Solved structure of RNA (LSUb_rRNA_chain_2, nucleotides 606 to 1600) from Leishmania major strain Friedlin, 704 nucleotides shown. The entry has 75 different proteins, among them Putative 60S ribosomal subunit protein L31, 60S ribosomal protein L37a and Putative 60S ribosomal protein L23.
Context: one part of a larger RNA, bound to proteins that are not shown
C1' cells in the first nucleotide's frame, strides 16, 4: 500500500484521475530528478465547546493541624488578709 | 460563733529540671520534737 | 516513765494544758 | 664535731568535721603499720 | 593461736544529691480566637469566533406585521420591580386648554 | 398678579411610558364614607402541553357605603411580581347534652391530669439565572474527550474602502471649455490593499522575508513604428498599433515597503496556493530559561523592549531530462484487395523516339 | 536439333597512356563461364 495513475476548460462541498466537451496516447526497459500525488510520519499542542482535569495563588466557599487562651483535675500541710450566706 | 469563694506568707511528700559509675545528706551546738515496743 | 490542775470513765485508765526525765555523744583548729 | 631523743596535761568559750597551696613554670602514692582484750 | 575492737567517731520519725514547687506544657477533658501550613470543591448563560462591552434572561406600550388570529433578529422609539386614606366608592354642583373686547397702582 | 361678557369638539386633564376611551364626565370643586372586608373548594379568559404562577372577566351568600330613587361599589381597567421543605401569625369565646348525636378540633397507641410538642385550614419571611443550586484567580510547565456546528493561513461569494477609467462643461490656460488641465454631478471596470462572511479542511493542505528557477498579463520605462502640441532647433507633453526583446552595483534595516550613493538606453506594474522549505536558509514572529518597565496583594499578564534557544523520510505513481529492446494498416485478426505508379489482344502479343499524334528506327540464325 | 555469330564476367600471355604515382581502368591474344 480503497482502487490507480496523460491534459485544457466546464460545473461541482466554491482547486478532478475517475464526471461533460475536447486535445493527446504503439509496448516494454536504465539511469536522476524534486513540479504533483492538496506525499508519509501523530485521534491539531493554537482557537472553541464539555453542568471533563491537574499543577499554581489569595483578603472564593466549607473546613483541619499548628500556636495561643479561660474551666475542671493531677493537688498535700499550716499562718494571716479582702469578701458572702446563715445567726444577731 | 461556722461554712465557703478568691488571695500572701511559711512548708515539702505529689510533680518539674539538671548532675552523679546514684561516692559521704542532716543531726550530735538541742525544740514552736517523738517515745507505753 | 514521774507529778501538778482540770476534765471524763466500761473503774481497768484514758483526754486537755502544764513542768522534770529518757531519746542524747565524740572532734581538727584557736584564745586562756 | 657527728648520730640517736625529750619538751606534757588543764578545764571553759569560739568553730563544725577541717592533717595540703595563697601568682604559676611537670617526681612518688594501691593490697595496713601499729595498739589493746579474750 | 587466733579471734574481736581502734586505727578509719556515733545516730537515722528512713528521702542519691542540688534547684524549683502545689504553682508550673506538668497529664488528660471542655471551651474560645487566630490559622494557604494543609484538604476538598466552584469559579452562569446569551452571544455573526471567544474575550470585553450590552441584556434581547421574568415584563408593559407603539412599529417591524403583508386590512381574523399567529410571526424573528446585539431591529427602530420608549416603559417595569414604584406610588396613594385618598390619587379608593358613592352623590352632586360645574366645564376645560386657549382667544377677543373692556375694568387705578398693573406693564 | 385679579374682576367682568363673549366664543371655544376638547386642541386640557385622568401618579407614572404608550395606545385607546371619557363634556350636564371617567376632568374639577365639594360633602358624606372604608366595597382597598368577608365571600360555602361557582364557572371562565390571557400563556397554554389547553399546566402551574402573574394578571383579569361573568357570578352566588353575609355585613356595608353613597343616594328621593333606578342603581353604583368587593381598589386606582389593561406593567407593577413567586414552587416543595423550613421558621412564624391568626380560627376551634365562655355556656349547654346521660350523651358524642343536626350541634363539644385530634394525636402522642397500657391508663389520667397539667405542661410540652405535633397536624387540619387561611396567610407572611425568597429565590431579579424571576418554573426558584449555596460558590474567587492564574497556567508560556500543563492534560483529556470532542468539533471544520467555530476563530487565526491558503481557496470561493461581494467590492463599502482601496487601485484604475468613461460621459456633461463652471473656470485654468494673457485671448482661447476641451495643446494640456478640469470644479460641481454622474456611469463603469479590477481583484496586486484592507474590510465583511463562515461554503472547504482541527485522525494537521508546514506559516514572513530573502536566494535559486521557469512561465503567463498589460493598465507601454527603454527598444520598433505612426499622429497631434501652446511642436523654430534642441530637450519634452498627449495619444495609437504593439509584451519579439530589455529592465543593474550598493550604505542603514529580518523586513515587504521606504530612503540615500553611483551607473545606465531605461533602471515599468503585476499574476502563478500572498508561484517556489522531502530545494536551501532560520535574521523575525510563536513553547520551555533569564532581565527591564507599566499593571496585579498573589500566582502571573502585556499585537511592549532585549538576550539563547533540535528544520525528518524517497527506492513507489506520474512529469520532465537523457539512454536501450521492439512488434504493428481489420492499427496484433479477414482471406476486407483503394499507388501523389505505367497504359491495352481486358496492361498480355517485343524496344526506342514523338503531343495519350502524323511518323521515324531497331531486333541473333539454320 | 546441335553447330555458327554477338554482346559481356572471369583467367592467363603481351605494348602504350589516364589518373594523386600499388592499384583500377582501356588496345591485341589466347581459354573458360553465361545470355541470346
Nucleotide at each position: 500500500g480503497a482502487c490507480a495513475g496523460u491534459c485544457a476548460a466546464g460545473g461541482g462541498a466554491a482547486c478532478g484521475g475517475a464526471c461533460u466537451u475536447g486535445a493527446a496516447g504503439g509496448g516494454c526497459u536504465a539511469a536522476g530528478c524534486g513540479g504533483g500525488g492538496a506525499a508519509a510520519g501523530a485521534a491539531g499542542a493554537c482557537c472553541c465547546u464539555g453542568u471533563u482535569g491537574a499543577g499554581u495563588u489569595u483578603g472564593a466557599c466549607u473546613c483541619c493541624a499548628g500556636u495561643c487562651u479561660g474551666g475542671c483535675u493531677c493537688u498535700g500541710u499550716g499562718c494571716g488578709g479582702c469578701g458572702a450566706c446563715a445567726u444577731c | 460563733c461556722g461554712u465557703u469563694g478568691c488571695u500572701u506568707c511559711a512548708c515539702u511528700u505529689a510533680u518539674c529540671g539538671a548532675a552523679u559509675g546514684a561516692a559521704g545528706a542532716g543531726a550530735c551546738c538541742a525544740a514552736u520534737g517523738g517515745g507505753u515496743u | 516513765g514521774c507529778g501538778u490542775a482540770g476534765u471524763c470513765u466500761u473503774c481497768g485508765g484514758g483526754c486537755u494544758a502544764u513542768g522534770c526525765a529518757c531519746c542524747g555523744u565524740c572532734u581538727a583548729g584557736g584564745u586562756u | 664535731g657527728u648520730g640517736g631523743g625529750u619538751a606534757c596535761c588543764c578545764a571553759a568559750c569560739c568553730g563544725u568535721g577541717c592533717u595540703g597551696u595563697a601568682a604559676a613554670c611537670u617526681g612518688a602514692a594501691c593490697c595496713a603499720a601499729c595498739g589493746g582484750g579474750a | 593461736g587466733u579471734u574481736c575492737c581502734g586505727g578509719a567517731g556515733u545516730c537515722u520519725u528512713g528521702u542519691u544529691u542540688c534547684g524549683a514547687g502545689a504553682c508550673a506544657u506538668c497529664u488528660g477533658c471542655c471551651a474560645g480566637a487566630u490559622g494557604g501550613g494543609g484538604a476538598g470543591u466552584u469559579u452562569g448563560g446569551c452571544u455573526g469566533g471567544g474575550g470585553c462591552g450590552g441584556c434581547a434572561u421574568a415584563u408593559c406600550u407603539g412599529u417591524u406585521a403583508c386590512a381574523c388570529g399567529a410571526c424573528a433578529a446585539c431591529g427602530c422609539a420608549g416603559g417595569u420591580g414604584u406610588c396613594c386614606u385618598a390619587a379608593g366608592g358613592c352623590g352632586a354642583g360645574c366645564u376645560c386648554a386657549g382667544u377677543g373686547g373692556g375694568a387705578a397702582c398693573a406693564g | 398678579a385679579u374682576c367682568u361678557c363673549a366664543c371655544g369638539u376638547a386642541g386640557a386633564a385622568c401618579a407614572c411610558a404608550a395606545g385607546c376611551g371619557u363634556a350636564a364626565a371617567a376632568g374639577c370643586u365639594u360633602g358624606c364614607u372604608u366595597g382597598a372586608u368577608u365571600a360555602a373548594c361557582g364557572a371562565u379568559u390571557u400563556c397554554c402541553a389547553g399546566u402551574a404562577c402573574g394578571a383579569a372577566u361573568c357570578g352566588a351568600g353575609a355585613c356595608u357605603g353613597c343616594g328621593a330613587a333606578a342603581g353604583c361599589a368587593a381598589g386606582g381597567c389593561c406593567a407593577g411580581c413567586g414552587a416543595u421543605c423550613c421558621u412564624u401569625u391568626g380560627c376551634g369565646a365562655a355556656g349547654a347534652a346521660u350523651a358524642g348525636g343536626a350541634a363539644a378540633u385530634a394525636u402522642g397507641a397500657a391508663c389520667a391530669a397539667a405542661u410540652c410538642a405535633u397536624a387540619c385550614c387561611a396567610g407572611a419571611g425568597g429565590u431579579g439565572u424571576c418554573a426558584g443550586a449555596a460558590u474567587a484567580a492564574u497556567u508560556a510547565c500543563c492534560a483529556c474527550a470532542g468539533g471544520g456546528a467555530u476563530a487565526a493561513c491558503u481557496g470561493g461569494c461581494u467590492u463599502g474602502u482601496g487601485g484604475c477609467g468613461g460621459c456633461c462643461a463652471a473656470g485654468c490656460g494673457u485671448u482661447c471649455a476641451u495643446a494640456g488641465c478640469g470644479a460641481c454631478g454622474u456611469c463603469g471596470c479590477u481583484u496586486u490593499u484592507u474590510g465583511a462572511u463562515c461554503c472547504u479542511u482541527c485522525g494537521a493542505u508546514g506559516u514572513c522575508g530573502g536566494c535559486u528557477c521557469u512561465u503567463c498579463c498589460u493598465a507601454a520605462c527603454c527598444u520598433a513604428g505612426c499622429g497631434c502640441c501652446g511642436c523654430a532647433g534642441a530637450a519634452g507633453a498627449c495619444g495609437c498599433u504593439a509584451a519579439g526583446g530589455g529592465u543593474u552595483g550598493g550604505a542603514u534595516u529580518g523586513u515587504u515597503c521606504a530612503c540615500c550613493c553611483a551607473c545606465u538606453g531605461a533602471c515599468a506594474g503585476g499574476g502563478a496556493a500572498c508561484g517556489u522549505g522531502a530545494g536551501c536558509u532560520g535574521g523575525g514572529u510563536u513553547u520551555a530559561g533569564a532581565c527591564c518597565g507599566u499593571c496585579g496583594u498573589g500566582a502571573g499578564a502585556c499585537a511592549g523592549g532585549u538576550u539563547g534557544g533540535u528544520u525528518u523520510u524517497a527506492c513507489c505513481c506520474u512529469a520532465c531530462u537523457u539512454a536501450g529492446c521492439u512488434g504493428g494498416a481489420a492499427a496484433u485478426u479477414g482471406c476486407g484487395a483503394g499507388a501523389a505508379a505505367a497504359a491495352g489482344a481486358u496492361u498480355a502479343u517485343c524496344c526506342g523516339u514523338g503531343c495519350a499524334a502524323a511518323g521515324c528506327g531497331g531486333a541473333c540464325g539454320u | 536439333g546441335g553447330c555458327g555469330a554477338g554482346c559481356g564476367g572471369u583467367g592467363g600471355g603481351u605494348a602504350g597512356u589516364a589518373c594523386a604515382u600499388g592499384g583500377u581502368a582501356c588496345g591485341c591474344u589466347c581459354a573458360u563461364c553465361a545470355c541470346c
Entry title: CRYO-EM STRUCTURE OF LEISHMANIA MAJOR 80S RIBOSOME : PARENTAL STRAIN. Rfam match: Eukaryotic large subunit ribosomal RNA. Its family is annotated with structural constituent of ribosome and ribosome in the Gene Ontology. The literature on the family includes a 2002 paper in BMC Bioinformatics by Cannone et al., "The comparative RNA web (CRW) site: an online database of comparative sequence and structure information for ribosomal, intron, and other RNAs". It was solved by cryo-EM to 2.4 A.